Notes: Solved structure of RNA (ITS2-1 miscRNA) from Saccharomyces cerevisiae S288c, 65 nucleotides shown. The reconstruction used 191,848 particles. Primary citation: Wu et al., Nature (2016), "Diverse roles of assembly factors revealed by structures of late nuclear pre-60S ribosomes". Among the 54 different proteins in the entry, which are not shown, are 60S ribosomal protein L33-A, Pescadillo homolog and Ribosome biogenesis protein RPF2. Method: cryo-EM, resolution 3.08 A. The entry became public in 2016. Ions in the entry include zinc and magnesium. Keywords: pre-60S ribosome, RIBOSOME.
Context: bound to proteins that are not shown
C1' cells in the first nucleotide's frame, strides 16, 4: 500500500475503404557479425535466450 | 490539498 495516454482529423459512399499522425520500459546476466560516424573519447542501432519484481559498491 | 479526523 499508489494503479499505468484505453482516439483523432481528412478524403470518399465500398453496409468502412484508402492516407497521414499519436506508444520512453524491471532490473541483472550471457554469448554470435553486421553497419554509420568521430579519432581512439568507443557513441548509436541490431537475429534471443535464463530469470520466484530475483539484486552487494560499473564510480 | 487535510472533516481520507481524533
Nucleotide at each position: 500500500c499508489c494503479u499505468u495516454c484505453u482516439c483523432a482529423a481528412a478524403c470518399a459512399u465500398u453496409c468502412u475503404g484508402u492516407u497521414u499522425g499519436g506508444u520512453a520500459g524491471u532490473g541483472a546476466g550471457u554469448g554470435a557479425u553486421a553497419c554509420u560516424c568521430u579519432u581512439u573519447g568507443g557513441a548509436g542501432u541490431u537475429a534471443a535466450c535464463u530469470u520466484g519484481a530475483a539484486a552487494u559498491u560499473g564510480c | 490539498c487535510u472533516u481520507a479526523a481524533a